RNA sequence: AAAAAUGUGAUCUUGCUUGUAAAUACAAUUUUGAGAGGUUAAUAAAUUACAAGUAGUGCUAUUUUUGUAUUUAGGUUAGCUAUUUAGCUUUACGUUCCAGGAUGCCUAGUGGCAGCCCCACAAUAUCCAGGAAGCCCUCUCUGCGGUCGAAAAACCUAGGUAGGUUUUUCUAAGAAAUUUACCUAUUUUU
Numbered sequence: 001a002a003a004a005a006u007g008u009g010a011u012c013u014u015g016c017u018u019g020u021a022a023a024u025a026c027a028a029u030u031u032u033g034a035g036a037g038g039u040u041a042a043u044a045a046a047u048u049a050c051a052a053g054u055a056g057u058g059c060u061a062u063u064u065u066u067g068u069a070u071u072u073a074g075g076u077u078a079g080c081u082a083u084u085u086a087g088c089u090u091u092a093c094g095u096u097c098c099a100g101g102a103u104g105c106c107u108a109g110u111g112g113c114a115g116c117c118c119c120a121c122a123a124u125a126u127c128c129a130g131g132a133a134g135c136c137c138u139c140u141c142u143g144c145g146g147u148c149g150a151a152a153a154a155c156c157u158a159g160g161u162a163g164g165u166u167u168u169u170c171u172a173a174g175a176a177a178u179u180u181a182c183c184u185a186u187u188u189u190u
Stems, first nucleotide, its partner, number of pairs: 001066001015054001018051004036138001073107004078089004096132003102126001110120001151168001153166003158184006
């Protein structure tokens, strides 16, 4: 919530001014690579919930016969576009994660060799738009190199100048050019 029926200055239940007890979970990837100094300023939503001031209405309101119960349930935002009776993203607000929470209706249905129960339709708002893995960052685990002049080898190209690359030792510690830049090599008889 279906049934009765005791009542409580005859009886029940539509909000308006307050102020507070409390939910958005977090973890894991990812942030500079261990380990916290500043989820910095910001901040809360209105939700269950109860009482003052009562436009309501005299404010709290019971016993006992039902069916495991009969009650009604299911759907809701925001952003791009010259596809504007349509295409495109989909709860953003420095990043990357997410919540429908209520004011209300929707509609109990539209078209389907389907259909009655299996499937495409359909429901206008608007709000909390807020917390989180994560926000400039101090210098610490001091971070191989990621550079640094020193001498040995040459790999270079048709020939040659100023390099640059690997391997052995010496210097600075945040991030990277290897085979590149130029110069200099073809002519005739009775």
Shown are 190 nucleotides from a PDB entry: RNA (RNA OF CRICKET-PARALYSIS-VIRUS-IRES) from Cricket paralysis virus. The entry is indexed under EUKARYOTIC, TRANSLATION, INITIATION, RIBOSOME, IRES. Rfam match: Cripavirus internal ribosome entry site (IRES). The literature on the family includes a 2001 paper in RNA by Kanamori and Nakashima, "A tertiary structure model of the internal ribosome entry site (IRES) for methionine-independent initiation of translation". The PDB entry is titled "Kluyveromyces lactis 80S ribosome in complex with CrPV-IRES". The reconstruction used 18,132 particles. It was solved by electron microscopy to 3.7 angstroms. Among the 33 different proteins in the entry, which are not shown, are US2, ES25 and US17. The work is reported in "Initiation of Translation by Cricket Paralysis Virus Ires Requires its Translocation in the Ribosome" (Fernandez et al., Cell(Cambridge,Mass.), 2014).